[PDB]
Context: bound to proteins that are not shown
RNA sequence: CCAGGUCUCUCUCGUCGAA
RNA sequence: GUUCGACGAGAGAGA
Repeated sequence: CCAGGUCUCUCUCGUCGAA
Repeated sequence: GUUCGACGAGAGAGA
RNA backbone atom coordinates (compact mmCIF):
# COMPACT_ATOMS: atom_id res chain seq x y z
P C A 1 1.11 3.43 2.93
O5' C A 1 -0.28 2.96 2.29
C5' C A 1 -0.68 3.39 0.99
C4' C A 1 -0.70 2.25 0.00
C3' C A 1 -1.95 1.37 0.00
O3' C A 1 -3.02 1.93 -0.75
C1' C A 1 0.00 0.00 0.00
P C A 2 -4.50 2.10 -0.12
O5' C A 2 -5.09 0.62 -0.13
C5' C A 2 -5.36 -0.06 -1.36
C4' C A 2 -5.24 -1.56 -1.21
C3' C A 2 -6.37 -2.25 -0.45
O3' C A 2 -7.52 -2.48 -1.26
C1' C A 2 -4.29 -3.01 0.38
P A A 3 -9.00 -2.33 -0.65
O5' A A 3 -9.06 -3.44 0.50
C5' A A 3 -8.78 -4.81 0.21
C4' A A 3 -8.84 -5.69 1.44
C3' A A 3 -10.17 -5.64 2.21
O3' A A 3 -10.66 -6.94 2.44
C1' A A 3 -8.33 -5.34 3.70
P G A 4 -11.85 -7.47 1.52
O5' G A 4 -13.13 -6.72 2.12
C5' G A 4 -13.97 -7.37 3.07
C4' G A 4 -14.90 -6.39 3.76
C3' G A 4 -15.72 -5.50 2.85
O3' G A 4 -16.86 -6.15 2.33
C1' G A 4 -14.73 -4.19 4.53
P G A 5 -17.24 -5.92 0.79
O5' G A 5 -18.37 -7.01 0.51
C5' G A 5 -18.11 -8.40 0.64
C4' G A 5 -19.37 -9.16 0.95
C3' G A 5 -20.49 -9.03 -0.06
O3' G A 5 -20.36 -9.93 -1.13
C1' G A 5 -21.35 -8.60 2.09
P U A 6 -20.75 -9.49 -2.61
O5' U A 6 -22.34 -9.66 -2.65
C5' U A 6 -22.95 -10.95 -2.57
C4' U A 6 -24.41 -10.85 -2.15
C3' U A 6 -25.37 -10.24 -3.16
O3' U A 6 -25.84 -11.18 -4.10
C1' U A 6 -25.76 -9.35 -0.99
P C A 7 -25.50 -11.03 -5.66
O5' C A 7 -26.77 -10.27 -6.24
C5' C A 7 -26.88 -8.87 -6.19
C4' C A 7 -28.27 -8.46 -5.77
C3' C A 7 -28.90 -7.31 -6.54
O3' C A 7 -29.53 -7.77 -7.71
C1' C A 7 -29.10 -6.91 -4.23
P U A 8 -29.39 -6.94 -9.06
O5' U A 8 -30.39 -5.73 -8.78
C5' U A 8 -31.76 -6.01 -8.52
C4' U A 8 -32.48 -4.77 -8.07
C3' U A 8 -32.26 -3.51 -8.89
O3' U A 8 -33.02 -3.47 -10.07
C1' U A 8 -32.09 -3.00 -6.60
P C A 9 -32.36 -2.87 -11.39
O5' C A 9 -32.57 -1.29 -11.22
C5' C A 9 -33.86 -0.75 -10.97
C4' C A 9 -33.79 0.67 -10.47
C3' C A 9 -32.92 1.62 -11.28
O3' C A 9 -33.55 2.12 -12.44
C1' C A 9 -32.42 1.87 -9.00
P U A 10 -32.67 2.59 -13.71
O5' U A 10 -31.95 3.93 -13.21
C5' U A 10 -32.72 5.12 -13.03
C4' U A 10 -31.96 6.18 -12.27
C3' U A 10 -30.74 6.76 -12.97
O3' U A 10 -31.07 7.76 -13.91
C1' U A 10 -30.20 6.26 -10.74
P C A 11 -30.22 7.94 -15.25
O5' C A 11 -28.96 8.79 -14.77
C5' C A 11 -29.10 10.11 -14.27
C4' C A 11 -27.91 10.52 -13.44
C3' C A 11 -26.59 10.52 -14.18
O3' C A 11 -26.39 11.70 -14.92
C1' C A 11 -26.33 9.36 -12.16
P U A 12 -25.71 11.64 -16.36
O5' U A 12 -24.14 11.69 -16.03
C5' U A 12 -23.60 12.71 -15.20
C4' U A 12 -22.24 12.35 -14.64
C3' U A 12 -21.19 11.86 -15.62
O3' U A 12 -20.55 12.88 -16.35
C1' U A 12 -21.22 10.41 -13.79
P C A 13 -20.07 12.58 -17.85
O5' C A 13 -18.81 11.62 -17.68
C5' C A 13 -17.55 12.12 -17.27
C4' C A 13 -16.56 11.00 -17.05
C3' C A 13 -16.11 10.25 -18.30
O3' C A 13 -15.11 10.94 -19.03
C1' C A 13 -16.68 8.69 -16.62
P G A 14 -15.15 10.97 -20.64
O5' G A 14 -14.53 9.56 -21.05
C5' G A 14 -13.29 9.13 -20.49
C4' G A 14 -13.04 7.67 -20.75
C3' G A 14 -13.34 7.19 -22.15
O3' G A 14 -12.32 7.52 -23.07
C1' G A 14 -14.25 5.68 -20.60
P U A 15 -12.58 7.36 -24.65
O5' U A 15 -11.91 5.96 -24.98
C5' U A 15 -12.32 5.22 -26.10
C4' U A 15 -12.58 3.78 -25.76
C3' U A 15 -13.36 3.00 -26.80
O3' U A 15 -12.56 2.58 -27.88
C1' U A 15 -14.33 2.62 -24.71
P C A 16 -12.22 3.63 -29.04
O5' C A 16 -12.28 2.74 -30.35
C5' C A 16 -13.49 2.65 -31.08
C4' C A 16 -14.21 1.36 -30.82
C3' C A 16 -15.49 1.17 -31.61
O3' C A 16 -15.26 0.75 -32.94
C1' C A 16 -15.91 0.68 -29.35
P G A 17 -15.72 1.70 -34.14
O5' G A 17 -17.28 1.41 -34.28
C5' G A 17 -17.76 0.07 -34.25
C4' G A 17 -19.25 0.03 -34.15
C3' G A 17 -20.00 1.05 -34.99
O3' G A 17 -20.12 0.68 -36.35
C1' G A 17 -20.89 1.01 -32.80
P A A 18 -20.45 1.79 -37.47
O5' A A 18 -21.86 2.40 -37.02
C5' A A 18 -22.83 2.80 -37.97
C4' A A 18 -24.12 3.22 -37.30
C3' A A 18 -24.61 4.63 -37.62
O3' A A 18 -25.33 4.68 -38.84
C1' A A 18 -24.68 4.28 -35.28
P A A 19 -24.68 5.41 -40.12
O5' A A 19 -25.78 6.47 -40.56
C5' A A 19 -27.11 6.05 -40.85
C4' A A 19 -27.98 7.23 -41.21
C3' A A 19 -27.64 7.91 -42.54
O3' A A 19 -28.78 7.92 -43.39
C1' A A 19 -27.58 9.50 -40.68
P G B 1 -17.34 18.70 -31.17
O5' G B 1 -18.05 18.32 -29.80
C5' G B 1 -19.40 17.90 -29.78
C4' G B 1 -20.35 19.07 -29.82
C3' G B 1 -21.62 18.88 -28.99
O3' G B 1 -21.42 19.28 -27.64
C1' G B 1 -22.20 19.56 -31.20
P U B 2 -21.82 18.30 -26.43
O5' U B 2 -23.10 17.54 -26.98
C5' U B 2 -24.25 17.37 -26.17
C4' U B 2 -25.46 17.12 -27.02
C3' U B 2 -25.98 15.69 -26.99
O3' U B 2 -26.76 15.39 -25.84
C1' U B 2 -25.82 16.39 -29.22
P U B 3 -26.64 13.94 -25.16
O5' U B 3 -27.70 13.06 -25.97
C5' U B 3 -28.92 13.63 -26.45
C4' U B 3 -29.45 12.90 -27.66
C3' U B 3 -29.47 11.38 -27.59
O3' U B 3 -30.54 10.87 -26.81
C1' U B 3 -28.60 12.04 -29.68
P C B 4 -30.25 9.75 -25.71
O5' C B 4 -30.23 8.40 -26.55
C5' C B 4 -31.26 8.12 -27.49
C4' C B 4 -30.84 7.04 -28.44
C3' C B 4 -30.08 5.88 -27.82
O3' C B 4 -30.91 4.98 -27.12
C1' C B 4 -28.95 6.56 -29.75
P G B 5 -30.43 4.40 -25.70
O5' G B 5 -29.72 3.03 -26.09
C5' G B 5 -30.35 2.13 -26.99
C4' G B 5 -29.36 1.32 -27.79
C3' G B 5 -28.37 0.52 -26.98
O3' G B 5 -28.92 -0.67 -26.45
C1' G B 5 -27.25 1.61 -28.75
P A B 6 -28.58 -1.10 -24.94
O5' A B 6 -27.23 -1.93 -25.11
C5' A B 6 -27.18 -3.06 -25.96
C4' A B 6 -25.77 -3.38 -26.36
C3' A B 6 -24.79 -3.59 -25.21
O3' A B 6 -24.86 -4.89 -24.63
C1' A B 6 -23.83 -2.14 -26.81
P C B 7 -24.84 -5.06 -23.03
O5' C B 7 -23.28 -4.97 -22.67
C5' C B 7 -22.34 -5.72 -23.41
C4' C B 7 -20.96 -5.13 -23.34
C3' C B 7 -20.45 -4.82 -21.95
O3' C B 7 -20.00 -5.98 -21.26
C1' C B 7 -19.96 -3.01 -23.40
P G B 8 -19.71 -5.96 -19.68
O5' G B 8 -18.18 -5.49 -19.61
C5' G B 8 -17.57 -5.09 -18.40
C4' G B 8 -16.52 -4.02 -18.62
C3' G B 8 -16.31 -3.08 -17.45
O3' G B 8 -15.50 -3.63 -16.43
C1' G B 8 -16.53 -1.81 -19.42
P A B 9 -16.10 -3.77 -14.95
O5' A B 9 -15.70 -2.38 -14.26
C5' A B 9 -14.35 -2.12 -13.94
C4' A B 9 -14.08 -0.64 -13.86
C3' A B 9 -14.71 0.08 -12.69
O3' A B 9 -14.03 -0.13 -11.47
C1' A B 9 -15.08 1.33 -14.64
P G B 10 -14.83 -0.09 -10.07
O5' G B 10 -15.19 1.45 -9.92
C5' G B 10 -14.19 2.40 -9.58
C4' G B 10 -14.74 3.80 -9.60
C3' G B 10 -15.81 4.10 -8.56
O3' G B 10 -15.32 4.29 -7.25
C1' G B 10 -16.49 4.95 -10.64
P A B 11 -16.20 3.78 -6.00
O5' A B 11 -17.18 4.98 -5.69
C5' A B 11 -16.77 6.32 -5.86
C4' A B 11 -18.00 7.16 -6.03
C3' A B 11 -19.13 6.88 -5.05
O3' A B 11 -18.95 7.49 -3.77
C1' A B 11 -20.00 6.94 -7.25
P G B 12 -19.98 7.19 -2.56
O5' G B 12 -21.35 7.83 -3.07
C5' G B 12 -21.97 8.94 -2.43
C4' G B 12 -23.39 9.10 -2.92
C3' G B 12 -24.42 8.28 -2.16
O3' G B 12 -24.79 8.92 -0.96
C1' G B 12 -24.81 8.05 -4.47
P A B 13 -25.04 8.06 0.35
O5' A B 13 -26.61 7.82 0.33
C5' A B 13 -27.49 8.79 -0.21
C4' A B 13 -28.73 8.15 -0.78
C3' A B 13 -29.30 6.97 -0.01
O3' A B 13 -30.09 7.37 1.07
C1' A B 13 -29.22 6.45 -2.31
P G B 14 -30.35 6.41 2.32
O5' G B 14 -31.36 5.31 1.74
C5' G B 14 -32.67 5.63 1.30
C4' G B 14 -33.32 4.41 0.68
C3' G B 14 -33.27 3.15 1.53
O3' G B 14 -34.32 3.09 2.50
C1' G B 14 -32.54 2.66 -0.66
P A B 15 -34.11 2.37 3.92
O5' A B 15 -34.09 0.83 3.52
C5' A B 15 -35.32 0.13 3.40
C4' A B 15 -35.12 -1.23 2.84
C3' A B 15 -34.43 -2.26 3.73
O3' A B 15 -35.32 -2.85 4.66
C1' A B 15 -33.46 -2.32 1.59